The PDB entry is titled "The Three Dimensional Structure of the Moorella thermoacetica Selenocysteine Insertion Sequence RNA Hairpin and its Interaction with the Elongation factor SelB". The RNA has 19 modelled nucleotides.
RNA sequence: GGUUGCGGGUCUCGCAACC
Repeated sequence: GGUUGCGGGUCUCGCAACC
C1' cells in the first nucleotide's frame, strides 16, 4: 500500500486477520 470480515451515521472512522 492492497484484499477480506465485523461495527456505526453527521464522521472518506475504528478493530482483527492475511499478503
Background: The entry is an ensemble of 10 models. Primary citation: Beribisky et al., Rna (2007), "The three-dimensional structure of the Moorella thermoacetica selenocysteine insertion sequence RNA hairpin and its interaction with the elongation factor SelB". It was solved by solution-state NMR.